[PDB]
Context: one part of a larger RNA, bound to proteins that are not shown
RNA sequence: GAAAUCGCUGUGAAGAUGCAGUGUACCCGCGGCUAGACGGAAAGACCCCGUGAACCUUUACUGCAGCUUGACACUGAACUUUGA
RNA sequence: UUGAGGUUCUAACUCUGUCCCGUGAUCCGGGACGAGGACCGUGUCUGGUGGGUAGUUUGACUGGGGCGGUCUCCUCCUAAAGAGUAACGGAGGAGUACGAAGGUGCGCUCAGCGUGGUCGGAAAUCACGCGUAGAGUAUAAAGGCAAAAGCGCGCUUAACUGCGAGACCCACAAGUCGAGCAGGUACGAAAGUAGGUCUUAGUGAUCCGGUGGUUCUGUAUGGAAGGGCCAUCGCUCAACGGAUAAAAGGUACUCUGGGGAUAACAGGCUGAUACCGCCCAAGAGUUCAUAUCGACGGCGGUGUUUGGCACCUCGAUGUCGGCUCAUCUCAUCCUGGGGCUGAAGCAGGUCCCAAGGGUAUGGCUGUUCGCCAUUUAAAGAGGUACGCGAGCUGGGUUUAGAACGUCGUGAGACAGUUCGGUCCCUAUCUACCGUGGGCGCUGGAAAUUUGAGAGGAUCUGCUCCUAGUACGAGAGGACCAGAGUGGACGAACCUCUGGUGUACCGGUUGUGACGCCAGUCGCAUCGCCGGGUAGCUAUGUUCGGAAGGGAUAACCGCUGAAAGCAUCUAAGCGGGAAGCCUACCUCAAGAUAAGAUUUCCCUAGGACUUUAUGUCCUCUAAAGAGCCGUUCGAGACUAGGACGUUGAUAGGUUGGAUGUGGAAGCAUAGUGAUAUGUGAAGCUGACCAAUACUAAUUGCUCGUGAGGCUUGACU
Ligand code: OIY
Numbered sequence: 001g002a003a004a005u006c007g008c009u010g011u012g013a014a015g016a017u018g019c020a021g022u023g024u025a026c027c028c029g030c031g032g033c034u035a036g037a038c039g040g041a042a043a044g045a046c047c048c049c050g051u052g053a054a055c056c057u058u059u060a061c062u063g064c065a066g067c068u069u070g071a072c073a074c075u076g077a078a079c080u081u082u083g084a
Numbered sequence: 085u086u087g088a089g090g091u092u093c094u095a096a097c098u099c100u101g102u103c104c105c106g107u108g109a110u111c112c113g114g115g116a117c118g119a120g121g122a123c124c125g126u127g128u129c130u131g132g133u134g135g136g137u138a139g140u141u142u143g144a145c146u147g148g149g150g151c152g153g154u155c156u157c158c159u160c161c162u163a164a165a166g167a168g169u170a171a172c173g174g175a176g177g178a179g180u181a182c183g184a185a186g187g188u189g190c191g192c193u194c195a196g197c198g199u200g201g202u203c204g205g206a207a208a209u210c211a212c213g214c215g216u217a218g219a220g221u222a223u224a225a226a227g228g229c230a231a232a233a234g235c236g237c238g239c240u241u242a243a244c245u246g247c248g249a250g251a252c253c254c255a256c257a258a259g260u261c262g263a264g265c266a267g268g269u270a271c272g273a274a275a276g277u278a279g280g281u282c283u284u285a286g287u288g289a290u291c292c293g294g295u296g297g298u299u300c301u302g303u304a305u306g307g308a309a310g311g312g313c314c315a316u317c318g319c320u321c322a323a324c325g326g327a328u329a330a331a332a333g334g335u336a337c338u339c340u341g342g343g344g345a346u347a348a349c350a351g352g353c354u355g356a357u358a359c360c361g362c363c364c365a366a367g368a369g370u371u372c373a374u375a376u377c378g379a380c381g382g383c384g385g386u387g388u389u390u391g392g393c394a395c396c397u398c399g400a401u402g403u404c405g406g407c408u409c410a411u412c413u414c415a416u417c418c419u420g421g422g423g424c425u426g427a428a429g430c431a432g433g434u435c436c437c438a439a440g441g442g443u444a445u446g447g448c449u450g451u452u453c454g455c456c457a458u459u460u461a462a463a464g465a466g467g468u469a470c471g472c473g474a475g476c477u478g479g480g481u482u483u484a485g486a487a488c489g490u491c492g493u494g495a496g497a498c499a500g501u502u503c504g505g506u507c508c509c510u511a512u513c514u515a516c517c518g519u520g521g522g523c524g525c526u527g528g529a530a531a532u533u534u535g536a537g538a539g540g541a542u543c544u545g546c547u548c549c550u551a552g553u554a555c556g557a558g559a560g561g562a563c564c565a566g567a568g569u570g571g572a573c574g575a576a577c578c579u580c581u582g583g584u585g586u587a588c589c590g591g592u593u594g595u596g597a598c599g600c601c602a603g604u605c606g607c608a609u610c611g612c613c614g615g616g617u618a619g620c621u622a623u624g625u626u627c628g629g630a631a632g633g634g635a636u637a638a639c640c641g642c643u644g645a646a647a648g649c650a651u652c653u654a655a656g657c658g659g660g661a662a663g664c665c666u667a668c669c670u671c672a673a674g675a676u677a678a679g680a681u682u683u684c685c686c687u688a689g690g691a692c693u694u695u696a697u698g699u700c701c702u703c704u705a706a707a708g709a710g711c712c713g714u715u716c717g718a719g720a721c722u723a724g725g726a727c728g729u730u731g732a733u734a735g736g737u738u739g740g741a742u743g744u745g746g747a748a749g750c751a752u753a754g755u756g757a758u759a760u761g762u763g764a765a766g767c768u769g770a771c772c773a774a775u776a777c778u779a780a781u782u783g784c785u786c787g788u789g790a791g792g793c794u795u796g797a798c799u
Base pairs, nucleotide, nucleotide: 003017006023007022008021009020010019026522027521028520029519030518031517032516035514036513037512039509040508047343048342049341052339053338054335055334056333057332060140061139062138063137064136066133067132068131070129071128072127073126074125076093077092078091079090080089081088082087083086084085097120098119099118101117102116103115104114105113106112143155144154145153152172156178157177158176159175160174161173179324180222181281182280186240187239188238189237190236191235192234194218197213198212199211200210220229221228223286225284226283227282244267245266246265247264250261251260252259256325269278270277271276292318293317294316295315296314297313298312300311301310350397351395352393353392354391356390358386359385360384361383362382363381367377368376404479405477406476407475409471410468411467412466413465414464417442418441419440420437421436422435423434424433425432444458445457446456447455448454485503487501488500489498490497491496523674527685528684529683530682531681532680533679537671538670539669540668543571544570545569546568547567548566555560573628574627575626576625577624581622582621583620584619588615589614590613591612592611593608594607595606596605597604598603632666633665634664639659640658641657642656686791688702689701690700691699692698693696703789708786709785710784711783712728713727714726715725716724733779734778735777736775737774738773739772740771743767744766749762750761751760752759753758
C1' cells in the first nucleotide's frame, strides 16, 4: 500500500490478524468501551555525529571605531635663563 | 655647535560674549569692540590602550559521549615452526653517547669457589689449585659473540671522494644489504684490513630564508642585483605524512542536516551479581551431626535486583507515584489435610500436600519504601511495556522567571536546595459488554421442553456445651462432637425506617398585572420557607455460600511374594483435603450432530416438452405471522408483555384512599392587626375499584394447494 482484518503456544530483523502447529468460529447491523493495531498528530527537542548555524562571554587569535602620545604642517615677533 | 625652559606682544586662529547692518530674523554673513592667542584645535605619520564592535578558531581514538589515558620509533609475547597479522591485550625501552668508546698491527681471557698470606674483615691486594662461560658487550630486550663481536698497547683518521653489478622491503614518498672499479690515505714484513661503533631505537617531508663554493643564467649591451647547481644551517611542526605565520569558552534563549551506524525507557541475549534449592559434614544441642541449627568446601534452579552487550524502535515505542479496573504463578499469609519433634496438655519448631475463597484504616513525606498508632483469621511473594495516562490526575523528575550555598574572571553551572510554572484526539479493524436483522434446521404453524456444554457462587470471627473432663506436681487446659450469635461479600425487594420527590398542599418578601376592594396570576435558583403521594433508592427489609455423592493429593493401611524373614505393591483390596467431577443458581439445539413431545392447517383443473420436487396458463390464499392503533411495573432504537368494540388497552368520569391542612363567600367579636363559626373545610401528579364518555374503524401484506429418491421393518 491493498485486505476474504480470530485465540493460544512457538518461530522470526529478537513483543505476529497475516509464518508453523493447534483451538474456536453461520452472514450483517445498532448502542457502548478503549486492552492491541509498537493507534493519529509534528523527517526526536534528550543523546551522538557534521572539519553545520546562530547569539553571548573572556587575561583565545586577528582587525577596526573610540580615547590617548610624540613628529611634521596650519604657526608668527621680541627679550631672557639654563643643559651636553 | 645644539637642546630645553621662562616672560612679554599681535597679526594667523577661537568665542554656544556685547553693539551695528543685511532685516519685519536667538540661523547665517559682513562691520566695530572685548576676552583669549601661537596655545587650543584639525590633516598626515607614529607608539599605547582598546570584548565597544567584527570575523573566526577551540583535534582524533574511544564497547555512547565526557573525565582519565593515548598519538612517532625500538625489543619480547599474543602470532597457529616462511613473511605478515588486531584489541583502552600482557611486559619493557628511545628523542642519546664517543676523536676514541673509530681504523689497523700485535697481544690477552672472564665470573665464582676452596686454600694459605700485615693492618684487612663477608668482601680490597698477593700466591697456588678445582670445576667451570654462570663475566662482559656505553644503554632496554632479543638474536649473537674464540679468527672472540669481550679486554690492552703503539701508530693513526677509511667517522674518505666519485660511484656501484645485484638483491631485501615496499600504495607512494621513503628505508636496508652490497661484491667490485678509480683516486688519495692509515696500519702491517706481507697475503691484506679499513666507505664509523655486534646489530636492530637516538627521529621530521615540502615551503621560506641564512652561510661556503661554482667553467650556469643575467629583461638593449658590459657589469651588477636576483635566480640556478653542489655542500651545509634554522621546527617538542611530539595531534610526530607536518590543514594557518598567527586562535579559548557558554547556551536551560536556541536552530538546521542526519543516525537505532550510537546513549537514557521498555523488549531481547547472558546470568557475573541477586533470590531459591540441594550434596558432604568439623561442631552446637547435659549424652546424641542430622528435633532444631550447622563451619571449611561442592552442585544446580529461576529470570524480581545491580550489571554486561548494543539486536529492535531517534520521518517519536512519549511519564515516578496515586486513582479506577484487573488477570495469571505458587517458592502458601489465613482457612483445609498430614509426617517428625528435645510433641504431657495449651502452644510452638520443621518438612510434605493443597491456588477454592479470603487477604486493614490512619499520622508523616511527591514518594514506591520506611517509621509509627490502632485493628484483623490473615494484613503473602511475584509476572503481566518495573499491568493499566487514545481510562483520570500531575505532587516528584526535566524547558523558559527568580533566589540561596558552592564552582568559575565571565557568559554560566550543580554527589545541591527553594518559590512559580498549558496533559490533544467525535473509535475504522481486532477484542470486550449489551441488543437486533437475515438465512438455515428434509411441507408449514402455535406452544411446552431434553441437556452436549458455558458462566456464577466457594471466606471467616466470637460465645456456650461436651468439661474445668482427658493431660498435668501445680499453673493451666484439649481432640472429636453439637448450639447460638456476628464481620465482610452478593442478590432480590419497598411491608417497615428514612432520602428524593421543579405537574401535590400550605406560609411568606419585593415588584407588575388582572378597572378597584376582595381574590388571584407572572418573575425573582422550584423566589424563599415548612411538609409530602407513587416511582426510584440504602443507610432499610429478606435471603445465600446448607447438606450429600464419586475419583484423588500428601499420608495411614489389609493381605502378600519376588527375597522360607520382613515388606502398603509387583497380583488383589481400603481410608484419605476449603483442592477435581458432581451437587446449588442462571444461560444453553447456529449442539450445521441444528434434538424431543402435544396440538393445528393445506388433498384443484389444463397445455407442452427440457419426462422432471419440469415450464407456462386458470383457479385457489389455509393454520398462522406481520403492518397499523391503545399501551406497559418492558425499553436508546429494537426486542419482549397486554389489548383493539364478542373491548377495561390508555385518557377522561364517579367513588375511595392519601397529603396538606381550617378554601372562597357570608356572618359574628374587636378602632385595628386579627380571631371564631358555617366545616377538618377546600384543593389534592403517578394509587385502588368501578364505568364504553373519547380513542383503539372500515382494512392490507406475507405465508399455499399433502411435502424428492434409495433401502429396511411392519402392513
Ligand atoms: C451464618 C453463617 C455465615 C453466613 C451467614 C449468611 C455462610 C456463621 C458461623 C461461622 C462459621 C465459620 C466457618 C443470627 C446470625 C445468623 C445465624 C442465625 C448464621 N441467626 N446463623 N447467621 N449463620 N454459610 N455461619 N469456619 N462461625 O440463624 O449465616 O448465610 O453463611 O457463609 O456467617 O455465622 O448469627
An RNA structure (23s ribosomal RNA, nucleotides 2014 to 2898) from Acinetobacter baumannii AB0057, in which 799 nucleotides are resolved. Keywords: Streptothricin, Nourseothricin, Antibiotic, Ribosome, Ribosome-RNA complex. The reconstruction used 451,971 particles. The model includes bound Streptothricin D (OIY). The 2023 paper behind the entry is "Streptothricin F is a bactericidal antibiotic effective against highly drug-resistant gram-negative bacteria that interacts with the 30S subunit of the 70S ribosome". Rfam match: Bacterial large subunit ribosomal RNA. The entry has 48 different proteins, among them 50S ribosomal protein L18, 50S ribosomal protein L28 and 50S ribosomal protein L32. Entry title: A. baumannii ribosome-Streptothricin-D complex: 70S with E-site tRNA. Released in 2023, the model rests on electron microscopy data to a resolution of 2.21 angstroms.